Notes
An RNA with a sequence from Escherichia coli, together with DNA: 113 nucleotides with solved positions. It was solved by electron microscopy to 3.3 angstroms. The source organism's lineage runs through Bacteria, Pseudomonadati, Gammaproteobacteria, Enterobacteriaceae and Escherichia. The depositors describe the entry as "Mfd-bound E.coli RNA polymerase elongation complex - V state". The reconstruction used 103,000 particles. The work is reported in "Structural basis for transcription complex disruption by the Mfd translocase" (Kang et al., Elife, 2021).

Context: bound to proteins that are not shown
DNA sequence: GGGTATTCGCCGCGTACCTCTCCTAGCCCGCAAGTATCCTATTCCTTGCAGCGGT
DNA sequence: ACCGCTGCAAGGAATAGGATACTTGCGGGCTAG
DNA sequence: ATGGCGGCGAATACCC
């Protein structure tokens, strides 16, 4: 850089 | 020919910010498979002898 | 006492089985992807 | 490989 997951407005 | 209808395939699905984890595949070297061989043992056959019975 | 029979034994031939070198594969472990 | 579903326009099934 990318999946996947959880989160705040 | 040609106009209806069915069916299929792409194309679309909000913004902005924050945490965490997790991202290899291909060659070389031994294994197992056939095949060949050599090489050492181990059993298996065939053919000579010892000993023992028939005339 | 001579000769025909056998069980027995030696003697090489097959036979096994382990070792070594070819061909192909194919998985596993470590690393260039 | 087996939990989307709405819109469309373009491929066919088909019947005339």
């Nucleotide at each position: 850089g990318g999946a996947g997951a959880g989160g705040u407005a």